[PDB]
RNA sequence: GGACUCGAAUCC
RNA sequence: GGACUCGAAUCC
Repeated sequence: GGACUCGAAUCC
Repeated sequence: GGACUCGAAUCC
């Protein structure tokens, strides 16, 4: 960097 | 649904 799992915050 | 962005983790 990616992929992926749960969580959380903001705007549309 | 889209955008945007963190924590925890696991693989590549």